[PDB]
Entry title: Crystal Structure of tRNA Proline (CGG) Bound to Codon CCC-U on the Ribosome.
Solved structure of RNA (23S rRNA, nucleotides 6 to 525) from Thermus thermophilus, 542 nucleotides shown.
Crystals were grown from: 4% PEG 20k, 4% PEG550 MME, 0.1M TRIS-ACETATE, 0.2M KSCN, 10mM MgCl2, pH 7.0, vapor diffusion, temperature 293K.
Among the 49 different proteins in the entry, which are not shown, are 30S ribosomal protein S20, 50S ribosomal protein L31 and 50S ribosomal protein L32.
Maehigashi et al. published it in Proc.Natl.Acad.Sci.USA in 2014: "Structural insights into +1 frameshifting promoted by expanded or modification-deficient anticodon stem loops".
The entry is indexed under Protein biosynthesis, ribosome, RNA, tRNA, transfer RNA, 30S, 70S, 16S, 23S, ribosomal subunit.
An Rfam search finds the family "Bacterial large subunit ribosomal RNA" in it.
The structure was determined by X-ray crystallography at 2.94 A resolution and released in 2014.

Context: one part of a larger RNA, bound to proteins that are not shown
RNA sequence: AGAUGGUAAGGGCCCACGGUGGAUGCCUCGGCACCCGAGCCGAUGAAGGACGUGGCUACCUGCGAUAAGCCAGGGGGAGCCGGUAGCGGGCGUGGAUCCCUGGAUGUCCGAAUGGGGGAACCCGGCCGGCGGGAACGCCGGUCACCGCGCU
RNA sequence: GCGCGGGGGGAACCUGGGGAACUGAAACAUCUCAGUACCCAGAGGAGAGGAAAGAGAAAUCGACUCCCUGAGUAGCGGCGAGCGAAAGGGGACCAGCCUAAACCGUCCGGCUUGUCCGGGCGGGGUCGUGGGGCCCUCGGACACCGAAUCCCCAGCCUAGCCGAAGCUGUUGGGAAGCAGCGCCAGAGAGGGUGAAAGCCCCGUAGGCGAAAGGUGGGGGGAUAGGUGAGGGUACCCGAGUACCCCGUGGUUCGUGGAGCCAUGGGGGAAUCUGGGCGGACCACCGCCUAAGGCUAAGUACUCCGGGUGACCGAUAGCGCACCAGUACCGUGAGGGAAAGGUGAAAAGAACCCCGGGAGGGGAGUGAAAUAGAGCCUGAAACCGUGGGCUU
Numbered sequence: 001a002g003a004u005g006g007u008a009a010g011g012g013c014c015c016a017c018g019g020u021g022g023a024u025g026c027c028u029c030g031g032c033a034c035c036c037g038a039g040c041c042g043a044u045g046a047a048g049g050a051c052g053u054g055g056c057u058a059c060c061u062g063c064g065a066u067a068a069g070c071c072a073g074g075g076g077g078a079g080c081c082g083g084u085a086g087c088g089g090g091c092g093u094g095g096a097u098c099c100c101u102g103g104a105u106g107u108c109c110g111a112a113u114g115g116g117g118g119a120a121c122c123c124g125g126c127c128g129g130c131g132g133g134a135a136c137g138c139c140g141g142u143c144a145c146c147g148c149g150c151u
Numbered sequence: 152g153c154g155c156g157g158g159g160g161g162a163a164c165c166u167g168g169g170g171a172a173c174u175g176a177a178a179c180a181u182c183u184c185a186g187u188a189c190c191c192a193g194a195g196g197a198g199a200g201g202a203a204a205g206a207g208a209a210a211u212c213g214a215c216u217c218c219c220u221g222a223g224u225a226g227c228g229g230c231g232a233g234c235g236a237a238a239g240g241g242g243a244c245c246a247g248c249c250u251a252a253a254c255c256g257u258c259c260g261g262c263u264u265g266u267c268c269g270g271g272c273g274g275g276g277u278c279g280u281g282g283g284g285c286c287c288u289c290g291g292a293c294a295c296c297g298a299a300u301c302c303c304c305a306g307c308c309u310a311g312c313c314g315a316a317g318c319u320g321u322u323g324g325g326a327a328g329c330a331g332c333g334c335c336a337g338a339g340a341g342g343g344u345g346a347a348a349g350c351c352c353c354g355u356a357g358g359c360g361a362a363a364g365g366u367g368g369g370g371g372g373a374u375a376g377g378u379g380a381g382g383g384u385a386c387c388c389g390a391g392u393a394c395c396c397c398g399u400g401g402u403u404c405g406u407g408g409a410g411c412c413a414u415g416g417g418g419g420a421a422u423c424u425g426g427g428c429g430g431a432c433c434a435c436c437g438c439c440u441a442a443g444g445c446u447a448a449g450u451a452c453u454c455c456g457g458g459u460g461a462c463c464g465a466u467a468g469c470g471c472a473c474c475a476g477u478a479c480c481g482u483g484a485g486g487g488a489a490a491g492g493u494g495a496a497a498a499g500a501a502c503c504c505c506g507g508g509a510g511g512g513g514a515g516u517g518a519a520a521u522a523g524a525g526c527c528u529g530a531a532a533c534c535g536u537g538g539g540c541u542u
Stems, first nucleotide, its partner, number of pairs: 010542010025527001026492002030463002032460006038453002040160002048109003051064003055087002059083002061068001070103006079091003114123003124143008145157006164195001165193005175182001179229001205212002216243005226234002247445003250389001254274008279423001281388003284384005295377002300373005306366004311359003317332005333350002335339001341353003394418008404430001425440005479486002499526001502513004
C1' cells in the first nucleotide's frame, strides 16, 4: 500500500412466557310467539303512592299504629322465626312454620268527598269519650257535589 | 229531610262524538293516504248489531253477528293514481220479546163543574196468511207453549294426596359411565343427584280430594208471561214525523239517469180504500209495515294463569335474566343505560414471612388455584420480559 470481520443507543422479523382485554363455546333463575284457560276493580274508599313497621335493619320483600303480622275453617307433616348469615333470644308430634278460603286490623295522600292545599300537609263544625280539664289537645262517629225517587 | 245510584282506574279489544298530514298521483287542487293517527265521551267482560216500512227477479229468501266463497266481480274513478260492494251458496251459532195508541176503571189537579180536559198508576194490546179495540155468537184453563227471572244440583276454579320397579363390582375427585346377573312398565315426558340413571330423588301413566269462597251456559224444579175460530162496527196502530224542496254525510256511487239510508234549513199529511221500497219518473205486478225499547250464543282482545316451540341464548331475547322505567339526562312533557357464570361442596386460604396497607411468598383446602373471589372458557388489538437472526 490492499482487503475484510466483531461492537447496537436504539430499531425490524421470528420463537417462548406473561399482563391488559373479554371475543368464543357451554350455561340460564329471563325473554319472545302461538294455542288454551280466565276477564273487571272502586265511596264497605280503587288503581297507584307517601310515611312507617323487625331486639339489632341500608335496601328489597311482607304488613299497617293489632304494623314480617291478629282470628277461625280447611290442607299438611317436622321443622321454623322472609331474602340473611352474625350478635341476642324464642316456637314446634297437647300439629308450629308453610299453602288455600273466610273474617279482623288497615296512619296519610289519592275520584278523595267537612273546609283548605304547593298530593302524602294545614284548619274546622256537630255528637259521644279521654286528661284537673272551661281555655288546650288527642280518640270514635259524622259533615262534599251531582242525579233519581219518596215526603 | 230520607233512601237508591254516580264520580275514579284498567294491557289490548268495542261503540259513539270530533278528526289530520307526510305520502301516492313520478308536479298538483278533485282524488289518495283515511274515517287512518290522534283527542274526547261511554260501555263491558266483551263491545256493537239484532226480530224487517229487509233483501231482490228465484211466485224466492226469511232477526243479528262471525268465517269461507261470491270477487279484484259489479261498479266507482282528474275513467288518472287508485278505490271497491251486495244478493246468492258453504259454514259458526241459533230463542225471541216488551211497550205506544183505541177502550175500561182508579187516585190526584185544573176548572169556562162536563156522558169535560189533563197527569200518575192499574187493566187491555202489540201485529203483514195485516193486527188490535168495542159489540154479538161460539170457544179454552186438572189442558197446551214457557223464560233471558228465581231455587237446587252435578261439573269446574281457588290448597292438596296415593303413585310400580336394583343391587354388586370396575375406572374415577365423584358413576349415573363400563361390566355381571336382575326387575317395573296404563309410568322409557322432563328435571335433579360430584359425570352419561326407566327401577336413588322430584316426578311421569293412572287414580283420589274442600269444611270455606268463586263459578255454574250443563241436569232438575218453580214462578212471571203467553197461546183459538166467525160475524158486525170503522174506534186505534208511534208528528212537526213521513212527504217535497235547499244544504250534506253514508253505500261501489267523486252530480252522475242518482234511487236507497241518515239528517241542519223551509214548507208540511194520512191511520189499512193508511204508508215506505223494488236505482230518475209513470203505469202495472210485487215486497215490506218507519217516526218507542230490550234481547243470550257464535265474534275481538290478552294486564293476568297454563301449555308448547326446525323462538333467543347476555351486542341476542322485552328497555330490564342482575332490586330498571332504576342510575343518569331534561324546568317539564319526556328521554333512557351499563351490569349474568369460583367450586360438586366455601372446603372462601388458620398460622408464618416482607409490607402502614394494598399486594405477594410459603403453608394449607380442592380433581383442578394462570378454579382465589376485579374468580368457567380467556380470542384479537394493545403493553412487557427473555432468546434466535438482523441493522